[PDB]
Context: one part of a larger RNA, bound to proteins that are not shown
RNA sequence: ACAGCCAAGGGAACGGGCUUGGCAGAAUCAGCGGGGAAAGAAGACCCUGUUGAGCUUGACUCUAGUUUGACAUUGUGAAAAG
RNA sequence: UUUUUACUUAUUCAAUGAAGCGGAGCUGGAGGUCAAACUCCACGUUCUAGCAUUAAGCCCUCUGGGCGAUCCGGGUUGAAGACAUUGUCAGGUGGGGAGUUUGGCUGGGGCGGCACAUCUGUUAAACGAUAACGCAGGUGUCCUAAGGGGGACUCAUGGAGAACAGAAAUCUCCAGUAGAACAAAAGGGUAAAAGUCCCCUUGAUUUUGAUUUUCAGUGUGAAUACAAACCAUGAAAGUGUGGCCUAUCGAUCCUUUAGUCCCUCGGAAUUUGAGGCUAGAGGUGCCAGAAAAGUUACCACAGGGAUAACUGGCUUGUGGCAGUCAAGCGUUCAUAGCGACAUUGCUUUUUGAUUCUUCGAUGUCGGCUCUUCCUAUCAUACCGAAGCAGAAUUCGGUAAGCGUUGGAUUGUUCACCCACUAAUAGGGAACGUGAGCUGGGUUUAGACCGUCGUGAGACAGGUUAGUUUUACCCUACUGAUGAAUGUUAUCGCAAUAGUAAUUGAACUUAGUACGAGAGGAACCGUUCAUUCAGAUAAUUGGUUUUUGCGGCUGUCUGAUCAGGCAACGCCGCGAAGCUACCAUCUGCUGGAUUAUGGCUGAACGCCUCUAAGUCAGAAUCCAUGCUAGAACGCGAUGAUUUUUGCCCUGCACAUUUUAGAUGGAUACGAAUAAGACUUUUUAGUCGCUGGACCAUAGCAGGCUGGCAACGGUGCGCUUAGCGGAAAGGCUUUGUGCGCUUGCCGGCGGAUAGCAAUGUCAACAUGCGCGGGGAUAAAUCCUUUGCAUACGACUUAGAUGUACAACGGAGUAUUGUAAGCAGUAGAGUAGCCUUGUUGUUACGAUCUGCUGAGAUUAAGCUCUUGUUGUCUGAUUUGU
Repeated sequence: ACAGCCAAGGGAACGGGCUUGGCAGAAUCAGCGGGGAAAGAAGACCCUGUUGAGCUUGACUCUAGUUUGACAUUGUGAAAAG
Repeated sequence: UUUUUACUUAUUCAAUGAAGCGGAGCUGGAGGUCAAACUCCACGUUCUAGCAUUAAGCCCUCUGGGCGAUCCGGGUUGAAGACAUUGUCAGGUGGGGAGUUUGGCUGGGGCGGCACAUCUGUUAAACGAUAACGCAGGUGUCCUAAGGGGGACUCAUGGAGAACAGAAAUCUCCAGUAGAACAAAAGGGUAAAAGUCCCCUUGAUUUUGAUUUUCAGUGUGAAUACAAACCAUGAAAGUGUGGCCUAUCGAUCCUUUAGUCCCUCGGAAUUUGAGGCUAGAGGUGCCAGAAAAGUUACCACAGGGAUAACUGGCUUGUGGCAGUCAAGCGUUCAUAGCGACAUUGCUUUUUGAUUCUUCGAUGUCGGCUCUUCCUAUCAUACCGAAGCAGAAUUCGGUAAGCGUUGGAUUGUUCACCCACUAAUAGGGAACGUGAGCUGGGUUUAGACCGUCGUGAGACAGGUUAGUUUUACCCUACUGAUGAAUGUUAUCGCAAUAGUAAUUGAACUUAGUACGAGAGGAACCGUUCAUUCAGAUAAUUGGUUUUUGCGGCUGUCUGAUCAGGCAACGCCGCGAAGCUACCAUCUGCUGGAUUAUGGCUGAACGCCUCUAAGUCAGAAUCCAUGCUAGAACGCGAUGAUUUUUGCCCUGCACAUUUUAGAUGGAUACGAAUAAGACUUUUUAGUCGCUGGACCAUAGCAGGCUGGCAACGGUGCGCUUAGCGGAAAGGCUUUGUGCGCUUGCCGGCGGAUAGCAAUGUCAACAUGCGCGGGGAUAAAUCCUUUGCAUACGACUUAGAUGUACAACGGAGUAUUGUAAGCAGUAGAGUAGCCUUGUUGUUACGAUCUGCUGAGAUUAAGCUCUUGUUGUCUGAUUUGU
């Protein structure tokens, strides 16, 4: 997906379908919550990826800022040390 | 060049509506004046919350100039000053910010380890290869000798001897296949050596090829045999290209050194410098070789069941349970009850091991609720055993029919107490059960603590707060209808399915049996009770929209009466209905068995509950009883259309169908180590299959004749009897019409061509005739309330001891209606001729009429009254 009754088996080791049995008779209504490993979402846990991001620091590499020196802006005198 | 301080104009700071700056001079106060007035200071405002603005005055005449209001310099005034500042480089600092990184293998990952480059032995299965986080171990070194050559010697150890001297010092001899040593793991190898000692040395050198291993026949490492040199050593042959062999190690780019002193720097040269060529070194150990820290409990994405955290599956170490043997225990005594040392199993209710399923999601703790199953049985039934006197208890069997609780603490599973009890057994069902709940725990995000971390943060530690979504589908379950099995109605049967009871106490037995005593039962029986089940509503209780009656507050209708509203206003009672171990009632008796105990009785001359046969016997099982009634199980019975419809029946014709005609379903019962005949119970005979029996000749069977028999057979009437398990059949009387193959005759069949099923039956239905016969219901609708979600169900409905609506009576609920009256009424006002128990007005309330009034079936009862109603629709046939 198609669908819709069970039990066992084997089977991707818990079948609605397969195998072997039980069985099996139209169309249905109100309820119900056992099952549909029911629905909702490309598991949020875990791992992998030579995929990220937020945060931190004594990670690697830088950086705004700030500080320190030199040159320039930069001129006129005096004195003394080199 | 460096340090300091002078200038002001660059530059910088600040203010102002650029208002009074700098210098000098007028005036006083002073110095003690020793020439001559030099120096210094000041030079219009201070008891008071007033006022001050657009010049007066003087001088010269020139509707104007000067002074008033001193001159000069036009530097607005201060600060700062070649320092700041600014520009450009340079060093430091800089998680404030930016970018990035933060191996791999791995019985998940992480931590650990290195199985990542590697070597020895084994695994490894006698070529080679061969895996695991297999087993026992090793490598990142060390050596100028521990490399190379030559020579000499023999080692470990033991025995016998020699002063100190001894178990161990040194010396000697003998023995000594290596039991020593060879740098380092292990394996191999080695004795006039590869070991020990001595002598000489640098071959651990140079050039570049080939080959082996790992192998892609790539690299790296390591190794092998040569070529060409040059050497070492030895008398020499020879040997030597590092270590006796198997491990001991490293690309590109860059740097550096050596060599060649060669090539290039490109317009031509020289010298520096740089770049090339060949060989080393500096290193990548993640060892074919990135340059690299954390955290995320705020998190994201791509994926993964290649992979962890449930269930399930394999396994069953571990957990649990059960055997076998029998050394011991048990006064004695292996086995009443136990049972060591060993050993065989089972289980999947423990926990591991694994990683098969699920990561485009199977809702992960526990409890509550509810059903079911298992038995390894706690109780209850019946029993066997005892170290069973009784009582109690312990061991064991059949047994899961039946029960297995109320609580304190904890989220708990588990636990642990209290208490009751017959007992408070253990488990499973996706560690049952979250579209059943709950959400205390765990396990998102908030927050606190402790330890850890520099920090962000971690904790499998504690603590507090934290959204629990959807069923209307299918199935299944629980109930409820329902077409068609001619119609419709009533009454039934019972296949199958389900099932139900349970336990205790007291009294009696009985203070009995038993027992020295202490203690101390049981069966029969009786009365109750527990848990459960099914009903029921007398009673009692609960419930109240009976909004039935009464009461009360607020407000509204002018008051009264009577009412409305208060999102049923509130309160008391309250029938009916429903309902409660909160009420009452009811819950059956037969058979067959298990364990076990027995009988007879062999095997096995005895014995034996067993082998054949057989008895009793459990809460077991199957019935009885109880619930449903198969909607595809069945029976009995009533009525079946006044329509041209229906039923029965004798034909005649035509059709549809076939789980499969084609001579015949041909009737004792029983045993089988037995049956049946005859005599005699002695014996003989039958079977040894139905290859039987009956029927069977005739154009699918025609048309005629005769003989013999008086039979056989078919059909039609007809007589009587038997058969109810589903009888529907089996016999039988008389009669009539045929046929007769019992026997003998006469005629006919061709051509369907040499086969073609070559068409031949019973059941059913329809249609035509003929003969008889009978003359309905159900549903819808209205009603009921014994019923009910809707269907469905119980009732009633054409003239009636009918139905209904009212009325009447009863019954029941409430609690004494309205109105009137009163010598009732706490008292208060007014009048008076003062009551020698007035009168008028107001006045909650009281009393009488008045157990009154109201309500009363809507699911109460009765009913003789009054009034009414009473032929609508559809459908159904063998």
Shown are 960 nucleotides from a PDB entry: RNA (25S ribosomal RNA, nucleotides 2339 to 3361) from Candida albicans SC5314. Zgadzay et al. published it in Sci Adv in 2022: "E-site drug specificity of the human pathogen Candida albicans ribosome". The depositors describe the entry as "Structure of the vacant Candida albicans 80S ribosome". The reconstruction used 243,386 particles. Released in 2022, the model rests on electron microscopy data to a resolution of 2.32 angstrom. An Rfam search finds the family "Eukaryotic large subunit ribosomal RNA" in it. Among the 75 different proteins in the entry, which are not shown, are 40S ribosomal protein S7, 40S ribosomal protein S30 and 40S ribosomal protein S26.